[PDB]
């Protein structure tokens, strides 16, 4: 010099029906019921429907199972990957 793997790793993507379901904690919202309650505060249920997902658990690899506020902030997560080393092979 390529090939490969191995670690670190600037960063960036987390994408909607010929396709987007990672986690969290605050903030901020809608909805419906309760709250001695018409607003306001508080609880607590909930975000059309079919679908699509599995970032998540489990698995006898057949499947289960749990799981939507298209909001903002932050930290993660999976993924990528400038770069670096560092091998193996050539």
């Nucleotide at each position: 010099g390529g090939u490969u793997g191995c670690u670190c790793g600037a960063c960036u993507g987390u994408g909607a029906g010929g396709g987007g379901a990672c986690c969290u904690a605050c903030c901020c919202a809608c909805u419906g019921u309760g709250g001695a309650a018409a607003c306001a505060c508080c609880a607590c249920a909930g975000g059309a429907a079919c679908u699509u997902c599995c970032a998540a658990c489990c698995u006898u690899c057949g499947g289960g199972u749990g799981g939507c506020g298209a909001g903002g902030u932050a930290g993660g997560g999976c993924a990528g990957a400038a770069g670096a080393g560092u091998g193996a092979c050539c």
Solved structure of RNA with a sequence from Saguaro cactus virus, 90 nucleotides shown. Crystals were grown from: 0.2 M lithium sulfate monohydrate, 0.1 M tris pH 8.6, 20% w/v PEG 3350. The PDB entry is titled "Crystal structure of SCV PTE RNA in complex with Fab BL3-6". NCBI's taxonomy places the organism under Viruses, Orthornavirae, Procedovirinae, Alphacarmovirus, Alphacarmovirus cacti. The entry also contains BL3-6 Fab heavy chain and BL3-6 Fab light chain, not shown here. Primary citation: Ojha et al., Proc.Natl.Acad.Sci.USA (2024), "Structure of saguaro cactus virus 3' translational enhancer mimics 5' cap for eIF4E binding".